Solved structure of RNA (sgRNA) from Deltaproteobacteria, together with DNA, 170 nucleotides shown. It was solved together with HNH nuclease domain-containing protein. The sample was in a buffer at pH 7.9. The source organism's lineage runs through Bacteria and delta/epsilon subdivisions. The structure was determined by electron microscopy at 3.37 A resolution and released in 2025. Entry title: Cas9d 6bp R-loop Seed Complex. The work is reported in "DNA targeting by compact Cas9d and its resurrected ancestor" (Ocampo et al., Nat Commun, 2025).
[PDB]
Context: bound to proteins that are not shown
RNA sequence: AGAUGAGACGCGUUACAGUUAAGGCUCUGAAAAGAGCCUUAAUUGUAAAACGCCUAUACAGUGAAGGGAUAUACGCUUGGGUUUGUCCAGCCUGAGCCUCUAUGCCAGAAAUGGCGCCUUCAUCGUGGGUUAGGACA
DNA sequence: CGTTTGTACTCCAGCGTCT
DNA sequence: CTGGAGTACAAACG
Numbered sequence: 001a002g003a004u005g006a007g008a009c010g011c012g013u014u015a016c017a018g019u020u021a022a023g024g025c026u027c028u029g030a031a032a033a034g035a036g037c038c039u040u041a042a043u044u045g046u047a048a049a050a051c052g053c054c055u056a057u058a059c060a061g062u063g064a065a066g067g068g069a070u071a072u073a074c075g076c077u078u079g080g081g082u083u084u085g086u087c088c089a090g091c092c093u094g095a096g097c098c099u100c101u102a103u104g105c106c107a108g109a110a111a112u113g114g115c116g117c118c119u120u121c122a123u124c125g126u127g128g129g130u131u132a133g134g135a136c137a
Numbered sequence: 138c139g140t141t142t143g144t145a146c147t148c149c150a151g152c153g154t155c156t
Numbered sequence: 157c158t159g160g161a162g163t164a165c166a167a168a169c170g
Base pairs, nucleotide, nucleotide: 006156007155008154009153010152011151013048014047015046016045017044018043019042020041021040022039023038024037025036026035027034028033052130053129054128055127058126059125061123062122063121064120065119066118067117071103072102073101075097076096077095078094079093080092081091082090085136086135087134104115105114106113107112138170139169140168141167142166143165144164145163146162147161148160149159150158
C1' cells in the first nucleotide's frame, strides 16, 4: 500500500446421452385409463470453454545408475516460441555461468540420512508450450 | 401510394476460498 | 464497461 506472478480446490455455463418427477398434445381402448411425442425441473456420466501460432533435434511415462548448497534454477548473461505490420509485458524454454535472487517434504537434538527434484542410458508412446493485455501504425 | 432506411428505448456481458 | 443487438416509430424518395 499496493504491484503483478505460480498452483489447485470447488461452484456456475454449453453439447451429447441416461434416469426420475410434473404438465400438455396425439393414437387406442368397453372403460379405468394403456402407449407414443413434446415441454419444464431435479439427478447421473462424458466432453468443450479463446481462434490460432510454434514444436517430433520436441514432449511424456516406466526401469536402472549417479548427483544433490562444493550444486541446481523460479537466478544472471545471451538466443528461441507465443509474434503479428512493428515493439513489448507475462509465461514456457536452448547454451554458458554463480555477481544478485531462491531452494520444498519426512526423520534424526544435531552432524546427517530418505523422499521429491536434476542428469545419463534403455524401453514405451504422442504429446508439449503459449494464447480473454498493452502501445504504435 | 409502398418500401427503406434513420431514430428513441431497453438490454447484454462469470464467481468463491486456500497456499 | 464498449460495441452492438432487436424493436416500435417516422419521414422520405421511386